[PDB]
RNA sequence: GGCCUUAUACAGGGUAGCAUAAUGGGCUACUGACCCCGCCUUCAAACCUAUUUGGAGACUAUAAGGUC
Numbered sequence: 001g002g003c004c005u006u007a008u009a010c011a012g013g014g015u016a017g018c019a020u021a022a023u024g025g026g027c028u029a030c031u032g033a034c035c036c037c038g039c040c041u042u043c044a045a046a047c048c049u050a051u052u053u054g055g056a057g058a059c060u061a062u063a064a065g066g067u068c
Base pairs, nucleotide, nucleotide: 001068002067003066004065005064006063007062008061009060010038013031014030015029016028017027018026024048025047032039040057041056042055043054044053045052046051
Other pairs, nucleotide, nucleotide, family: 011032tWS012013cHS012031cWS019050tWS020049cSS021024cSS036060cWS
């Protein structure tokens, strides 16, 4: 390496800017330890003139086991 199972990490979490939507809650930059790639899906609770909480799952990384 293929084919699997499992643990660690992450929460789009923190800060900032753009956007002012509600039939919405989006986007970007830095940061998130070595650590890249991304930062999604889904159930519930709460909240509001721009979203946080708890659970399940996918991505990628690393690590541990299985198999050839």
An RNA structure, in which 68 nucleotides are resolved.
It holds a match to the Rfam family "2dG-I riboswitch aptamer (M. florum)".
Entry title: Crystal structure of the 2'- Deoxyguanosine riboswitch bound to 2'-deoxyguanosine-5'-monophosphate.
Bound small molecules: 2'-DEOXYGUANOSINE-5'-MONOPHOSPHATE (DGP).
The entry also models sulfate and magnesium ions.
Released in 2011, the model rests on X-ray diffraction data to a resolution of 2.7 angstrom.
Pikovskaya et al. published it in Nat.Chem.Biol. in 2011: "Structural principles of nucleoside selectivity in a 2'-deoxyguanosine riboswitch".